Method: solution NMR. The entry became public in 2025. Solved structure of RNA with a sequence from Mus musculus, 19 nucleotides shown. It comes from the structure "INTERACTION BETWEEN A FLUOROQUINOLONE DERIVATIVE KG022 AND RNAS: EFFECT OF BASE PAIRS 5' ADJACENT TO THE BULGE OUT ESIDUES".

[PDB]
RNA sequence: GGAUACUUUCGAGUGAUCC
Numbered sequence: 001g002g003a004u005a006c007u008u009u010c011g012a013g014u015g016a017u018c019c
Stems, first nucleotide, its partner, number of pairs: 001019004005014003
Other pairs, nucleotide, nucleotide, family: 008011tWS009011cHS
């Protein structure tokens, strides 16, 4: 600097890691 998600009542909520 950058990459990757969980639950559901379908509306939404919740912030971690690695090179």
The entry is an ensemble of 11 models. Primary citation: Ichijo and Kawai, Biochemistry (2025), "Specific Interaction between a Fluoroquinolone Derivative, KG022, and RNAs with a Single Bulge".